[PDB]
RNA sequence: GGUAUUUCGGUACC
RNA sequence: GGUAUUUCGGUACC
Numbered sequence: 001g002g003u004a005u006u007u008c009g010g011u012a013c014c
Numbered sequence: 015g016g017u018a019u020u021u022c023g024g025u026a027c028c
Base pairs, nucleotide, nucleotide: 001028002027003026004025005024008023009022010019011018012017013016014015
C1' cells in the first nucleotide's frame, strides 16, 4: 500500500 | 438493513 470485518467501536449519508 | 470513511480507531489477511 491492497483487502476483510458496516453485527468490533466512532462519525456521516441513505 | 445499505453505504462512505482502510490517513478516525481496533483486529486480521496479503